An RNA, together with DNA: 38 nucleotides with solved positions. Primary citation: Das et al., Nucleic Acids Res. (2014), "Structures of HIV-1 RT-RNA/DNA ternary complexes with dATP and nevirapine reveal conformational flexibility of RNA/DNA: insights into requirements for RNase H cleavage". It comes from the structure "Crystal structure of HIV-1 reverse transcriptase in complex with gap-RNA/DNA and Nevirapine". Crystallisation conditions: 9-11% PEG8000, 100 mM ammonium sulfate, 5% glycerol, 5% sucrose, 20 mm magnesium chloride, pH 7.2, VAPOR DIFFUSION, SITTING DROP, temperature 277K.
Context: bound to proteins that are not shown
RNA sequence: ACAGGGACUG
RNA sequence: CGGCGCCCG
DNA sequence: CAGTCCCTGTTCGGGCGCC
Numbered sequence: 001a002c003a004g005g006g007a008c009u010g
Numbered sequence: 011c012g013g014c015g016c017c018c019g
Numbered sequence: 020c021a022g023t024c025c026c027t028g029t030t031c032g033g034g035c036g037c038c
Base pairs, nucleotide, nucleotide: 001029002028003027005025006024007023008022009021010020012038013037015035016034017033018032019031
Other pairs, nucleotide, nucleotide, family: 004026cWW014036cWW
């Protein structure tokens, strides 16, 4: 520097 | 000035 | 919905080892 997954924002 | 190999945003 | 973070794991800009 970039992406995936979790979870919270009404 | 580069190539090749590791370590830090 | 979008929009927030929290956590985690591979490409590029710093420097040393060899030309």